């Protein structure tokens, strides 16, 4: 410093809900 990584995660919304919270999806994701 590759690479693992077009991968996760991810402000925030689209959804239901008992109201303990749960699904879809998803931007930037550097430098000094």
């Nucleotide at each position: 410093c590759g690479u693992g990584a077009u991968g996760a995660c991810g402000a925030g919304g689209c959804a239901c809900u008992a109201c303990g919270g749960u699904g879809c999806u998803g931007a930037a994701g550097c430098a000094a």